[PDB]
The depositors describe the entry as "Crystal structure of an active group I ribozyme-product complex". Group I ribozyme: 233 nucleotides with solved positions. Released in 2004, the model rests on X-ray crystallography data to a resolution of 3.6 angstrom. An Rfam search finds the family "Group I catalytic intron" in it. The family has 12 seed sequences and 5,602 matches in Rfam 15.1. Its family is annotated with Group I intron splicing in the Gene Ontology.
RNA sequence: GAGCCUUUAUACAGUAAUGUAUAUCGAAAAAUCCUCUAAUUCAGGGAACACCUAAGGCAAUCCUGAGCUAAGCUCUUAGUAAUAAGAGAAAGUGCAACGACUAUUCCGAUAGGAAGUAGGGUCAAGUGACUCGAAAUGGGGAUUACCCUUCUAGGGUAGUGAUAUAGUCUGAACAUAUAUGGAAACAUAUAGAAGGAUAGGAGUAACGAACCUAUCCGUAACAUAAUUG
RNA sequence: GCUU
Numbered sequence: 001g002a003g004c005c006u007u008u009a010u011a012c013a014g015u016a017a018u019g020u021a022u023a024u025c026g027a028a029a030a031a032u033c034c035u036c037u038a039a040u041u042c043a044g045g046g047a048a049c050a051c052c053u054a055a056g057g058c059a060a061u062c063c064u065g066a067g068c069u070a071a072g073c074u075c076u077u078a079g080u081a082a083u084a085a086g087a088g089a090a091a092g093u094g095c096a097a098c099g100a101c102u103a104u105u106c107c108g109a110u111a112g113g114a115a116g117u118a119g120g121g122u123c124a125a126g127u128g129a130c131u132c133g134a135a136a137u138g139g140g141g142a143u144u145a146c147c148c149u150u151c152u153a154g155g156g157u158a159g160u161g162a163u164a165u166a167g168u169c170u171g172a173a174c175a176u177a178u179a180u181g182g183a184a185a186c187a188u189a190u191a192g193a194a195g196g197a198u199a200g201g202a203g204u205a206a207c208g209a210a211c212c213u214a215u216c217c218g219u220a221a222c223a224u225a226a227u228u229g
Numbered sequence: 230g231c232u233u
Base pairs, nucleotide, nucleotide: 001233002232003231004230008023009022010021011020012019013018031143032142033141034140035139036138041066042065043064044063045062051057052056053055067093068092069091073088074087075086076085077084078083097170099169100168101167102166103165104115105114106113107112119132120131121130122129123128126207127206144158145157147155172228173227176191177190178189179188180187181186195217196216197215198214199213200212201211
Other pairs, nucleotide, nucleotide, family: 001060tSS004159cSS006025cWW006027cWS007024cWW014016tHS014017tHS016148cSS017155tWS026027cHS026028cWS029230cHS036070cSS037038cHS037138cWW038069cSS039092tWS042094cHS046061cWS047060tHS048059tHS056185tWS063163cHH064095tHH071139tWS072089cWW079081tHS079082tHS096100tWH096229cSS098170tHS099229cWH101164tWH102135tWW103135tWS108110tHS108111tHS116133tWS117134tWH118133tHS119168tSS120168tSS125208tWS134166cSS137161tHS137165tHS146156cWW148154cWW151153cWS159231tWS160231tWS169229tWH170171tHS174223cWH176220cWS182184tHS182185tHS192222tWS194219cHS202210cWW204206tHS
C1' cells in the first nucleotide's frame, strides 16, 4: 500500500443502547470453554502496489454460477430402533509461494520454553531406526464480562488475520531443459544428476515395500544450501 | 491502536 477496530460528525432504523453507510481522528482495547475441520471441483468478473517487459505480466486481495461439504440446525424418507439416505438454508471449499498432508499436551500476558503427539523427511525392509514437529483467527454449541432499557424478561457490544494461519514437505522456486500460446516480461505442460512419474494387474486384516503390464517425460548442467505463501 |  489494503483492511479492522477505535473517534467525532451526516443519513436512515430503534425506546434507546446500538446497527448500515460515509468521512475524520486515534487517546485503550478488543474475553473464556466445548465441539466440526468435510469437501477441497469445473466455468467465470475486479484488481491498488507502480514491480518487470518491448498495453502486458504480476499482485496485497476482492466476488459469481454450478458441483461438492464436517458436525449443529429445517424438510422429506427408510429402519423396531441404534440410525442412516436424500433436500434445503448460514458457512467452507473454489481462492497458499503450484500444490500435499496433520487440526497434540503443559506453562507464559508478549517474545517463548517444555513435551515429543498428528504428520513428514531419510534409511531398512517390514511394520523398526533416526531425525524434523504443528495453530483456527472459520462452522455449531455454551458461559463470561461492560451498556440500553416500557429494566428481570427482552434488547445491544465483545475486532481484522485464511486468497494458508501453524508445522512438515514440496517436484512452486532456478535469467534450466524440452513442447506451446506472446514482441517479450511471461502464462502452460512434462523433465532434471539415470532415472521420475501416471495409470492398470496381481497380492495384503490393513498399510509398506516387492512383483507384473501399459503410458508420458527423460536422460545438458546447476538442485544443494539456505530463504519465501 | 491491530492485521496481512
Golden et al. published it in Nat.Struct.Mol.Biol. in 2005: "Crystal structure of a phage Twort group I ribozyme-product complex". The entry also models magnesium and sulfate ions. Crystals were grown from: potassium cacodylate, magnesium, spermine, lithium sulfate, pH 6.5, VAPOR DIFFUSION, HANGING DROP, temperature 293K.